[PDB]
About this RNA: The depositors describe the entry as "Crystal structure of the FMN riboswitch bound to riboflavin". FMN riboswitch: 109 nucleotides with solved positions. The entry also models potassium and magnesium ions. The model includes bound riboflavin (RBF). The entry is indexed under riboflavin, FMN, riboswitch, transcription, RNA. Crystallisation conditions: 0.1 M Tris-HCl pH 8.4 10% PEG 4000 0.2 M MgCl2, VAPOR DIFFUSION, HANGING DROP, temperature 293K. Sample source: In vitro transcribed RNA from the Fusobacterium nucleatum impX gene. Released in 2009, the model rests on X-ray crystallography data to a resolution of 3.01 angstrom.
C1' cells in the first nucleotide's frame, strides 16, 4: 500500500438526522471445543486514535 | 502548525430445553472499536484477523 471479512427499514420532529424519538429488524475474524459476536487462546499483544508534556 | 516524550485507547449469554458432553445447538438474554457528519454496530473513511506486496 492493496485485498479479503458484515449488517435498516418504517413512522415522527427539525433548516439539517439511514445518527435524535417511536417501532420493528439485521450483522458480528481467526484458533480450540458438541457447531461460539459473549467461554478459553494469540493478547501483559496489536490498533484506527484520544489526551497530556516539552521544545522550536 | 513542526519536532520530542508520557499516559490512555472493546463490551457482552442471567434464567431455561435437549444431551454423556453445548455459555457453541434450541428457548431466551446480552454487547457495540477509531475518525467523519445533527449524536451512527448497519452511511463515508479506517482499525484488530487472515492474505498479497
Ligand atoms: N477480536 C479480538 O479480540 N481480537 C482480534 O484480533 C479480532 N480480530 C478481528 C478481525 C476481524 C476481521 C473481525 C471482523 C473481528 C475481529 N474481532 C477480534 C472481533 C471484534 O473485536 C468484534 O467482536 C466485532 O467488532 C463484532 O462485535
Nucleotide at each position: 500500500g492493496c485485498u479479503u471479512u458484515g449488517a435498516u427499514u418504517u413512522g415522527g420532529u427539525g433548516a439539517a438526522a439511514u445518527u435524535c424519538c417511536a417501532a420493528a429488524a439485521c450483522c458480528g475474524a481467526c484458533a480450540g471445543u458438541a457447531g461460539a459476536g459473549u467461554c478459553u487462546g494469540g493478547a501483559u499483544g496489536a490498533g484506527a486514535g484520544a489526551a497530556g508534556a516539552u521544545u522550536c | 502548525g513542526g519536532a520530542u516524550c508520557u499516559u490512555c485507547g472493546g463490551g457482552g449469554c442471567a434464567g431455561g430445553g435437549u444431551g454423556a458432553a453445548a455459555u457453541u445447538c434450541c428457548c431466551g438474554a446480552c454487547c457495540g472499536g477509531u475518525g467523519g457528519u445533527a449524536u451512527a454496530g448497519u452511511c463515508c473513511a479506517c482499525g484488530a484477523a487472515a492474505g498479497c506486496u